Context: bound to proteins that are not shown
RNA sequence: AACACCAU
RNA sequence: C
RNA sequence: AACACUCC
RNA sequence: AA
RNA sequence: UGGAGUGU
RNA sequence: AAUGGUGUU
Numbered sequence: 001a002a003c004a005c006c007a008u
Numbered sequence: 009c
Numbered sequence: 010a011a012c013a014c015u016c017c
Numbered sequence: 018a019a
Numbered sequence: 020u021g022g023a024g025u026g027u
Numbered sequence: 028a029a030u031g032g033u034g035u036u
Stems, first nucleotide, its partner, number of pairs: 003034006011027007
Other pairs, nucleotide, nucleotide, family: 002035cWW
C1' cells in the first nucleotide's frame, strides 16, 4: 500500500 | 439484511 | 443500502 | 390503452 | 419525490 | 461489497 483469511 |  | 425494470 |  | 411488485 | 480482526516481500 496492496494482498490473503476468520466473524459479521 |  | 443503491440502481434497474414490470404494472396502475 | 382496449 | 403517486404507489406496489421483483431483479442485481 | 463495507468494517473490524489476525497475518504477509

An RNA: 36 nucleotides with solved positions. Method: X-ray crystallography, resolution 3.8 A. The entry became public in 2019. It comes from the structure "Human Argonaute2-miR-122 bound to a target RNA with four central mismatches (bu4)". It was solved together with Protein argonaute-2. The 2019 paper behind the entry is "Structural Basis for Target-Directed MicroRNA Degradation".